[PDB]
Context: bound to proteins that are not shown
């Protein structure tokens, strides 16, 4: 270098939903 | 990118020891 385990970190960010437009 | 609520991610990403 492909994977696979495990230890300490990272709520970042992505996606959805509902609601303001009915009476 | 009107706007405010809450749901899902955790076999997640990285550095790390490690292994036929």
């Nucleotide at each position: 270098a492909a994977a696979c385990a495990c230890c300490a970190u990272u709520u970042c960010c992505a996606c959805a939903c509902u609601c303001c437009a009915a009476a | 990118u009107g706007g405010a609520g809450u749901g899902u991610g955790a076999c997640a990403a990285u550095g790390g020891u490690g292994u036929u």
Method: X-ray crystallography, resolution 3.4 angstrom. The entry became public in 2019.
The RNA has 43 modelled nucleotides.
The 2019 paper behind the entry is "Structural Basis for Target-Directed MicroRNA Degradation".
It was solved together with Protein argonaute-2.
Crystals were grown from: 10% PEG3350, 50mM Tris pH8, 20mM MgCl2, 75mM Phenol.